[PDB]
About this RNA:
The RNA (25S rRNA, nucleotides 2993 to 3396) from Saccharomyces cerevisiae has 404 modelled nucleotides. The entry has 75 different proteins, among them 40S ribosomal protein S0-A, Ubiquitin-60S ribosomal protein L40 and 60S ribosomal protein L39. Rfam match: Eukaryotic large subunit ribosomal RNA. Rfam 15.1 lists 107,465 matches to the family in 2,616 species.
Context: one part of a larger RNA, bound to proteins that are not shown
RNA sequence: GAAUGUUACCGCAAUAGUAAUUGAACUUAGUACGAGAGGAACAGUUCAUUCGGAUAAUUGGUUUUUGCGGCUGUCUGAUCAGGCAUUGCCGCGAAGCUACCAUCCGCUGGAUUAUGGCUGAACGCCUCUAAGUCAGAAUCCAUGCUAGAACGCGGUGAUUUCUUUGCUCCACACAAUAUAGAUGGAUACGAAUAAGGCGUCCUUGUGGCGUCGCUGAACCAUAGCAGGCUAGCAACGGUGCACUUGGCGGAAAGGCCUUGGGUGCUUGCUGGCGAAUUGCAAUGUCAUUUUGCGUGGGGAUAAAUCAUUUGUAUACGACUUAGAUGUACAACGGGGUAUUGUAAGCAGUAGAGUAGCCUUGUUGUUACGAUCUGCUGAGAUUAAGCCUUUGUUGUCUGAUUUGU
Numbered sequence: 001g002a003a004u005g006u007u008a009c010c011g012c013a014a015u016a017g018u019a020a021u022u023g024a025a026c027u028u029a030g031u032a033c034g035a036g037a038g039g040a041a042c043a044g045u046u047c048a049u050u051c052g053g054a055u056a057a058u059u060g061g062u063u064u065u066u067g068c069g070g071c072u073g074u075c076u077g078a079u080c081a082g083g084c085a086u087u088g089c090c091g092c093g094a095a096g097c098u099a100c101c102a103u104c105c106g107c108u109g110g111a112u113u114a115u116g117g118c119u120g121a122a123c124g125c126c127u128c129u130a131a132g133u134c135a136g137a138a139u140c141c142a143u144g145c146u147a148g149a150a151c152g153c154g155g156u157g158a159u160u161u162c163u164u165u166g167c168u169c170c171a172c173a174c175a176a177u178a179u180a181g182a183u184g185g186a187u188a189c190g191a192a193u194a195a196g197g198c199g200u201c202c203u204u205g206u207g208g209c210g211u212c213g214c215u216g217a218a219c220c221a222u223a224g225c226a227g228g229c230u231a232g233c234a235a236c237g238g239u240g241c242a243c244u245u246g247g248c249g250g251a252a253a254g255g256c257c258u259u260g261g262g263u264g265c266u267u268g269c270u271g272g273c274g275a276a277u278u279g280c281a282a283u284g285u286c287a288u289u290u291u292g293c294g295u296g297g298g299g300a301u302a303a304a305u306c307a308u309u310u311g312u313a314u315a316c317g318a319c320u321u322a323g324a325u326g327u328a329c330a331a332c333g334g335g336g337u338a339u340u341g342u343a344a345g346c347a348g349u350a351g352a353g354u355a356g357c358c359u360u361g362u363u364g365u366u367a368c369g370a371u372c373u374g375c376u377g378a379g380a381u382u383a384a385g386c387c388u389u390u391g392u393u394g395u396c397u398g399a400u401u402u403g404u
Base pairs, nucleotide, nucleotide: 005159006158007157008156009155010154011153012152015147016146017145018144020050022048023047024046026044033038051106052105053104054103055102059099060098061097062096067092068091069090070089071088072085073084074083075082076081108142109141110140111139115135116134117133118132167299168298169297170296171295172294174292175291176290178288179287184220185219187218196212197211198210199209200208201207202205228273229272230271231270232269233268237266238265239264240263241262243260246257247256248255302402303401304400305399306398308322311319326396328395329394330393331392332391333389334388335387336386338381339380340379345375346374347373348372350371353368354367355366356365357364358361
C1' cells in the first nucleotide's frame, strides 16, 4: 500500500512471539542434631545480583538556545554596537536527548516429570500399577504481555439531485455473464455400546412387563401435454400460494412452530376428450449465480483524499491535530516561568597615581586614569517541542475522487 459498495468509529482473536533471574542479611536459632567441636531447614521480613520494559520529577552528562556574561587578536576613526578567527576560547547555561551515573515497574492459575503415596489384583500373601487414583520441578499450557491474518471476523455512524437527473431498495422485461457440477426429499433427541430404543403399567425407580434391532434393502414422496381441457361421487382430509395471528430461536440466530380465513390443485374413487410426423436415439434445453439496461413504485440527500496546518509523529510514505465566524486559528504584544549576572547613559566629595593654572585649597582646580559606587537581582534572552492571555492585526468554500 491496490483490490473488499464508499467512508468513519469501536472492537473480537486465529496465529506467532513471550521473561524474569540469582544471592545475602535479619529472624527462625546458637534452636533442631550432636560427647563435644560445631551446627541446619520451612514460614516471615529487608535488601541486593543478572536481565528486561519504560520514564526524565531529581542528580549527572551533553550545548548552535551561539541564551547571558567574560577574554585574546584584528577590522568598522573613538564611543556604543558589531564582523572575522571554518562553532575563536572560557564560565554558567534552560529545552531536548539521555545514565544501574537517575527513578519506577517486571502477574497468578491449571496440567505434568522425577519422586513419594492411596486403593488394589495379577500371585488367596505382598505390591504406587496392571484397571482406577492423590500429591508433586526453575518443566509444559494458560492467565498476563507484544503484534494482529495486509485474501479471518463482529458491532455501530453517515452515506452525494437543485450537481450532463445521480444513489439505493422492491417489482417485472430484455440482454449479457458464468457454473469444482440440481436432476424426487441434507429425513434434527441425548446418552451407552460387558448396552440400548420404543410401548405399557405402577409403588415414578439404576422399576415391572412386552417388544425391536442382526442396517437407509429404510421412511417419506411418487400416475396426469416436464404432466393438458373438462364432468361427477365420496370426504372435510392432504398439499401449494400469497395475506395474516401469536410464540420461540444469537454459536454462524436469518430458521422452526403455530392461528385464521381466502384463492388453486388433489391420483381417495368413476368418467369424456387431447397427444401422432422430434419420423428407430442424439442433454434434446426445464437449474442457480453475477452484472448490465429499460419500465414503474417506495426511500435517503455524505464524505474521503490532495493542498494548507500541528508536532504527542516522522528517512519518505505513514502517524497525530487544526481550519467556512468561533468563548476558532494565527502573527505580534502583555504577563508568568526560566537563563545569565547587574545593561546603555548619566552622576560621584570613590580610585594606584601623574601633568599643569593660580587671584594657592587641603574632599583647590584642569587634564589623563585599569577600576569602583549608585540609579541596577539591572539589562538581555525566554518556544523555536515552556505556560497564559478581556490587547492589536489578520485568516477562514482552493484541487481531486469515491455508490451497495

Entry title: Hypopseudouridylated yeast 80S bound with Taura syndrome virus (TSV) internal ribosome entry site (IRES) refined against a composite map.
The 2023 paper behind the entry is "Regulation of translation by ribosomal RNA pseudouridylation".
Released in 2023, the model rests on electron microscopy data to a resolution of 2.2 angstrom.